Shown are 30 nucleotides from a PDB entry: RNA with a sequence from Homo sapiens. Released in 2025, the model rests on cryo-EM data to a resolution of 3.01 angstrom.
[PDB]
Context: bound to proteins that are not shown
RNA sequence: GAGCCCCCC
RNA sequence: GCUUC
RNA sequence: UGGAAGCUAAAGGGCU
Numbered sequence: 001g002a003g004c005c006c007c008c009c
Numbered sequence: 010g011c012u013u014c
Numbered sequence: 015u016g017g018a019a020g021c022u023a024a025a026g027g028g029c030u
Stems, first nucleotide, its partner, number of pairs: 002030004007026001011020004
Other pairs, nucleotide, nucleotide, family: 008025cWW010021cWW
C1' cells in the first nucleotide's frame, strides 16, 4: 500500500 | 435510516 | 403482528 470479511448503526 | 416478501 | 433478504457510508478490528 492492495485485497477479503467480523461485528453496532 | 430506508425498500421488498 | 412477526421474521427474513437487500441497499445506504462512517467508525474500530482481523486475515494474506